Source information: Shown are 713 nucleotides from a PDB entry: RNA (Large Subunit rRNA, nucleotides 1130 to 1848) from Giardia lamblia ATCC 50803. An Rfam search finds the family "Archaeal large subunit ribosomal RNA" in it. On this family, see Cannone et al., BMC Bioinformatics 2002: "The comparative RNA web (CRW) site: an online database of comparative sequence and structure information for ribosomal, intron, and other RNAs". Released in 2023, the model rests on electron microscopy data to a resolution of 3.25 angstroms. Primary citation: Majumdar et al., Nucleic Acids Res. (2023), "Insights into translocation mechanism and ribosome evolution from cryo-EM structures of translocation intermediates of Giardia intestinalis". The sample was in a buffer at pH 7.5. It comes from the structure "Giardia Ribosome in PRE-T Hybrid State (D2)". Lineage of the source: Eukaryota > Metamonada > Giardiinae > Giardia > Giardia duodenalis.
[PDB]
Context: one part of a larger RNA, bound to proteins that are not shown
RNA sequence: CAGCAGUAGCCGCUACUCCGCGCCCCGGAGGACUGAGGGGGAGACGGGUUCCGCGGCGCCUGCAUCUGGCCGCGGGUGACUCGGGCCUAAGCGGCGGGUGAAGACCGGGAAGGGGC
RNA sequence: GCCCGCCCGUCGAACGGGGAGCCGGCGGAGACUCCGGCAGGCGCGGCCCCCGCGGAGACGCCCGCCCCCCGGCGACGCGCACGGGGACCGCGGCGGGCGGCGCCCCGGCCCGCGAACGCCCCGCAGCCCCCGGACGCCUUGCGCGGAGAGGGGGGCCCGGGGGCGGA
RNA sequence: CCGCGCGUCCCCGGCCGCCCCUGAAAAGCCGGGGGGCGCCGGCCGCGCGCCGUACCGACCGCAGCAGGACUCCGGGGUCAGCAGCCUCUAGCGCGGGAGCGAACGCGGCUCAGGGAAGUCGGCAAGCCGGCUCCGUAACCUCGGGAAAAGGAGUGGCUCUGACG
RNA sequence: GCGCCGGGUCAGAACUGGAACGGACGCGGGGAUCCCGACUGUUUACUAGAAACACAGCGUCGCGAGGGCCGCACCCGGCGCUGGCGCGACGUGAUUUCUGCCCAGUGCCACGACCGUCACCGUGAAGCGAUCCGCCGAAGCCCUGGUAAACGGCGGGAGUAACUAUGACUCUCUUAAGGUAGCCAAAUGCCUCGUCGGGCAAUUUCCGACGUGCAUGAAUGGACCAACGAGGAUCCCACUGUCCCGAGCCGCGCCUCCGCGAGCCU
Numbered sequence: 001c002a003g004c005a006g007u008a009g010c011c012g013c014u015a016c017u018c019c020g021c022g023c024c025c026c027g028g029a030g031g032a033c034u035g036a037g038g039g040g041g042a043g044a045c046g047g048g049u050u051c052c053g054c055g056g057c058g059c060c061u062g063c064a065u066c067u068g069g070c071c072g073c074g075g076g077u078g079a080c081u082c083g084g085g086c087c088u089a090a091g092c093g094g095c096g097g098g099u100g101a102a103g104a105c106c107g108g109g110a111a112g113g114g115g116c
Numbered sequence: 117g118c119c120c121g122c123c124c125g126u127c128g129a130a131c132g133g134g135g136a137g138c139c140g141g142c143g144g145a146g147a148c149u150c151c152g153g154c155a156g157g158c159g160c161g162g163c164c165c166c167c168g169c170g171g172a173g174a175c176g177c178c179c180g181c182c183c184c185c186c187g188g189c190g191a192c193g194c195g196c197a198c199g200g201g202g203a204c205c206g207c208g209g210c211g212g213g214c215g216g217c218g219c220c221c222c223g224g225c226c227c228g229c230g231a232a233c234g235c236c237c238c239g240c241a242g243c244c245c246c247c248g249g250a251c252g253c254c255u256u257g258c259g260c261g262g263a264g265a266g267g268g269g270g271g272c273c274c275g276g277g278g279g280c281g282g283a
Numbered sequence: 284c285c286g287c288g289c290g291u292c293c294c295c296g297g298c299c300g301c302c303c304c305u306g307a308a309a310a311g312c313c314g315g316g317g318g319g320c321g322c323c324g325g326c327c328g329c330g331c332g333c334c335g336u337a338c339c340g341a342c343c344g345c346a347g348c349a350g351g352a353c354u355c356c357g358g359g360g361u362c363a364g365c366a367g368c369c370u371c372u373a374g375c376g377c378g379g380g381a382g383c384g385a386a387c388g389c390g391g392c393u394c395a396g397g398g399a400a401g402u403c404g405g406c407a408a409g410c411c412g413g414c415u416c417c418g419u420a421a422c423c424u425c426g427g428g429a430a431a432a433g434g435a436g437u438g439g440c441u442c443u444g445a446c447g
Numbered sequence: 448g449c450g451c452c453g454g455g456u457c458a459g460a461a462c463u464g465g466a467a468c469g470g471a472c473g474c475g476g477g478g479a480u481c482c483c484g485a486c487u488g489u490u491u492a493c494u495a496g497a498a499a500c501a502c503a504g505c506g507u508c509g510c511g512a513g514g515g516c517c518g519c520a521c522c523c524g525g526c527g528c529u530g531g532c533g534c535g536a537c538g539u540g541a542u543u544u545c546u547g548c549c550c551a552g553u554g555c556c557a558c559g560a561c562c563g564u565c566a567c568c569g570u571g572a573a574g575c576g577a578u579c580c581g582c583c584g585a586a587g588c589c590c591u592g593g594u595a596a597a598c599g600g601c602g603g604g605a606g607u608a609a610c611u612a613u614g615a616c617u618c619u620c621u622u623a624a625g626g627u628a629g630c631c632a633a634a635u636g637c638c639u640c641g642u643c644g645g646g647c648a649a650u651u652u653c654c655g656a657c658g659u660g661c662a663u664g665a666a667u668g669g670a671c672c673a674a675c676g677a678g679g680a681u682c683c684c685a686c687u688g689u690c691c692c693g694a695g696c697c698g699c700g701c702c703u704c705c706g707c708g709a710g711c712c713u
Base pairs, nucleotide, nucleotide: 002713003712009707010706016030017029018028019027020026033374034373040356041355042354043353046339047338050337051075052074053073054072055071056070060068080156081155082335083334084333086133087132091127092125093124097106098105099104108122113120137154138153139152140151141150157331158330159329160328161327162326163325164324168177169176181319182318183317184316185315186314187313188312189311193301194300195299198296199295200294201293202292203291204290205288206287207286208285209284210228211227212226213225214224233281234280235279236278237277238276242272243271244270245269246268247267252260253259302306342351343350358370359369360368361367379705380704381703382702387700388699389698390697391696392695393694394693396691397690400689405686413437414436415435416434417433422427424541438463439462441460442459443458444457445456446455464468476684477683478682479681480680481679482678483676484675488500489499504539505538506537507536508535509534510533515526516525517524543670544669545668547601548600549599552598553597554594555593556592557591559590563588564587569582570581571580573578602620603619604618605617629663630660641657642656643655644654645653
């Protein structure tokens, strides 16, 4: 880097529609779905800023985008009572020493703790 | 001055053990952490006070510390049932707010809140005490009783409930 | 705000069962005996250092991958049910959309008469099934077999008894 | 339940209704056998869930701690915080009923001997000495016994009436013994699609028999099947597009458009 080729494909999770700048964005109206072992609300771990507000679409968002976990800018985690820290568990390390050519490995029998 | 004394873990668990936190709010991003209340734990100082009583007993009552010994708590499995609380749930009622309504509808829906903690009182079962001396007492199932049942009166514990305060 | 009930879930209790299975330890705290020995309380102030603390549909599979990944809490109806099917709360419409309604494929549905003749073989499909009341064989290690096999009923209304 | 108040199940009854009612949902088809493996368990992540492995039971073996069995470069360890109702090593694999014969071979074991062999060392003899030659002789093997729920084996040949084959009996051989109780053309039978029954219209299958069974057989366990089983077979009822012989339908892909857009190959 060609033909293939504007081809194979973009057929999990029931589903979108009307109007409003009208975008798959947002707001209202409908129609539904996940159906309390949840497409719900929260943590452990792992990620490490993904969190929030503002702006933006050049990248990405396998269609689009005015969207975003993307990009730029500025911020964000406050503990006597929660957890760590502390205790011990399985275990692991330490030990005068004991071995081994050593590297290392093995371990109670060894004057092993404090002021006057 | 003595005295006492064989010999290591400030290793190892953000689920095991552990001294003690609840409510209400606030922010664009957080909270058992902030803030407002209300509490609990553990220590440091000042001041004051001051070394036990009651009961028949089981107990009760606001109570010392150190050493050495002995013990306790930490501290523990699984199950079918059965009981008691909490939350949840549902049903009425009343009080407040809605929606629909062609006919019915007091028939539908939404809301009606009370924390830790601090006193007082209860709390089954269980475990004890005192009298006394027996076929009884009892469970769902059982179990229990001369090593003391039943009965009568009491004590203790009960992750709980109520009352007030919180509010 | 006032009453009542049936459950569910969680804790707790007294049991009872179980085991050739007996269900950790310590720090810490507190009693008791003996010795020593003086505390004890109460009240009022102050203090409490270190580190973690955002968020996760964001983790790991080359990825914004029908794959894995530990928990906690769990409403209503029908139901024996935490099953299936609908729903409140809460969440929310997934590498796009329009047409068209060919073959064929995938995921289903129905099929007259026959009823395994199909095939290596009933593979696949279908029959069957909940509950109640009858009834139930050989065999057996007496526990089973057994839901053997095989029958009958089941809705809605209006009542009537039971039971505390 | 009583001051009667609070239950939602169990019965029973009428009346109904295109001859409906677990009305969706959820939710065994059943029976007759045969072969394995008792069972619940476990297993080849990513082609074999089995009849394999485990298992309870059943044996066998070693071993009394100055031990056994393992680890182990050594120092030292594990079983063992153990103690024969233990620990380690193995087979077989619940019951029920049994487990025959064979110690030749090969293992294994003997405070079972020391026969024959079989080392250093030590001890003699010779030598100038290197050396050489004797002797000595530990285990081991050999020798002798024991041992098959050790590994394994379980065949032939004769003679043997009074149908006549037949040996039932005693006799040999190899090499120790000759296959017992059972079981069978089996997941084991070559011939073989065996033969004889059953079942069919018809059966290389199947089931019951028969058995010189190529090449069955007793913890290399034999026979036996209650209960089990996503095991392997045969049939029956039931059921059904499995088929005769296909047909119609519903979604989604396909197809056409808008926007995106590759591979493999050559």